Notes
Solved structure of RNA, 20 nucleotides shown.

């Protein structure tokens, strides 16, 4: 920086 | 559907 995943708001 | 956060990978 870049993506993959989890959870949240609404 | 859309938006913040969280962690992990490289």
């Nucleotide at each position: 920086g870049c993506a993959g995943g989890c959870g949240u708001g609404c």
Released in 2000, the model rests on solution-state NMR data.